[PDB]
C1' cells in the first nucleotide's frame, strides 16, 4: 500500500412492533484515515536442507463550510483536502 467482517455513526426505500394517524423502537440498507478485528503485502530477529514456521514492527493523527451518493443521510467519496485545535 490493498481487502473482508464488524462497530460508532447515518438516515427512511422495504418489513415488524409501539403509539397519541405527528412519531417512536427494532430489523433491512449505507458506513469510518484519525474505531475494532482477521487477512494480503512490506520490514526485522530466530528456527528449518526445503517448502515454510515462530516472534516483533506497520508510528502519529484536531479538522470545518461546500460539493457528491437514483430511498436518504452520515465519521461514506472529494478528504490525512482547506485551515489548524
Nucleotide at each position: 500500500g490493498g481487502u473482508g467482517a464488524c462497530u460508532a455513526g447515518g438516515g427512511u426505500u422495504c418489513c415488524g412492533g409501539c403509539g397519541a394517524a405527528a412519531g417512536c423502537c427494532g430489523g433491512u440498507c449505507c458506513g469510518a484515515g484519525a474505531g475494532u478485528u482477521a487477512c494480503c503485502g512490506a520490514c526485522c530477529g530466530c528456527c528449518g536442507a526445503a517448502a515454510g514456521g515462530c516472534g516483533g514492527u506497520u508510528a502519529c493523527a484536531c479538522g470545518g463550510c461546500g460539493g457528491g451518493a437514483a430511498a436518504a443521510a452520515a465519521g461514506c467519496c472529494c478528504g490525512g483536502g482547506a485551515g489548524g485545535a